Record summary
The RNA (sgRNA) from Deltaproteobacteria has 137 modelled nucleotides. It was solved together with HNH nuclease domain-containing protein. The sample was in a buffer at pH 7.9. It was solved by electron microscopy to 3.4 A. The 2025 paper behind the entry is "DNA targeting by compact Cas9d and its resurrected ancestor". Lineage of the source: Bacteria > delta/epsilon subdivisions.
[PDB]
RNA sequence: AGAUGAGACGCGUUACAGUUAAGGCUCUGAAAAGAGCCUUAAUUGUAAAACGCCUAUACAGUGAAGGGAUAUACGCUUGGGUUUGUCCAGCCUGAGCCUCUAUGCCAGAAAUGGCGCCUUCAUCGUGGGUUAGGACA
Numbered sequence: 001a002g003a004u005g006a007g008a009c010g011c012g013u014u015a016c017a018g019u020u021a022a023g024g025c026u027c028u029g030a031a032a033a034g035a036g037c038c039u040u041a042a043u044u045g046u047a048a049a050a051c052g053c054c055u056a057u058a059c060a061g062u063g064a065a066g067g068g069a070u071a072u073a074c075g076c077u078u079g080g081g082u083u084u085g086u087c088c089a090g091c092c093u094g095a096g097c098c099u100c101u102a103u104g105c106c107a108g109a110a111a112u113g114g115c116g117c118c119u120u121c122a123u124c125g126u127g128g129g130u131u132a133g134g135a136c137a
Base pairs, nucleotide, nucleotide: 013048014047015046016045017044018043019042020041021040022039023038024037025036026035027034028033052130053129054128055127058126059125061123062122063121064120065119066118067117071103072102073101075097076096077095078094079093080092081091082090085136086135087134104115105114106113107112
């Protein structure tokens, strides 16, 4: 004294479909009333919420193995997608690395172990990232 950034839970909007309640119209019936259509409200189920661009060398799930501070990344360096007519921020990510930064959960006084986490293989699929923020044209 103020601003950028992550992840959900919810509410709200819309489309379609169903149910209930109220109202209107038509047909039938001797009548009570029955059936069908439309409107409003409540409720339930499913789906959409940028357009697009990029990515299958990608992304995600399961199982097994190994590693897990002599280690990883929300970090650094260097590139990429969003990205256009051009340049950014933000987010996501490839390679190298531990120099700065960050390092979750559970049991155990602790040592340490188990989950989360990372890599490889197999298998199974099609999925994933970013889009409402700017500046110069």